[PDB]
Context: bound to proteins that are not shown
RNA sequence: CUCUUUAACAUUAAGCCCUGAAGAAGGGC
Numbered sequence: 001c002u003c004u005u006u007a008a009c010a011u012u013a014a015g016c017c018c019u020g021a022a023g024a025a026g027g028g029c
Stems, first nucleotide, its partner, number of pairs: 015029005
């Protein structure tokens, strides 16, 4: 020589560009 009944908070990014409204399909590098 009491502090009044046990946390939870998480994701860092996937190229360029075209047809196509599409984030449906599809393509060139």